C1' cells in the first nucleotide's frame, strides 16, 4: 500500500423515497 | 443473492464512525 467486518424490523421494487421500530445484534463510554 | 430507512430499554454519540481481524 488493499481486503474484509454485527444487527431484529419496515419500506419500496433498479429507486431513493416515506415514517415509524429491536439489547436475544457492532464500535465509542462507569 | 437489490435498494433505501443508523431508531433501539443503557437519561450519550455513533454506525460512510469506532475498534478489531487479515493479505501484501
Ligand atoms: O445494509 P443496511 O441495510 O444499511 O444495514 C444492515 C442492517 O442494519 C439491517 O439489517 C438493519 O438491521 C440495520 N439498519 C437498521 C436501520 C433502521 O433504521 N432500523 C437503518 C440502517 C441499518
Nucleotide at each position: 500500500g488493499c481486503g474484509a467486518c454485527a444487527c431484529g424490523g419496515c419500506u419500496c421494487u433498479u429507486u431513493a423515497a416515506a415514517a415509524a421500530c429491536a439489547a436475544a445484534a457492532g464500535g465509542a463510554g462507569a | 443473492a437489490g435498494a433505501g430507512c443508523g431508531u433501539u430499554g443503557c437519561g450519550u454519540c455513533c454506525g460512510a464512525a469506532a475498534g478489531u481481524c487479515g493479505c501484501c

Source information:
The RNA with a sequence from Streptococcus parasanguinis has 54 modelled nucleotides. The entry also models magnesium ions. Crystals were grown from: 2.0 M Ammonium Sulfate. It comes from the structure "Crystal structure of NAD-II riboswitch (two strands) with NMN". The structure was determined by X-ray diffraction at 2.23 angstrom resolution and released in 2023. Peng et al. published it in Nucleic Acids Res. in 2023: "Crystal structures of the NAD+-II riboswitch reveal two distinct ligand-binding pockets".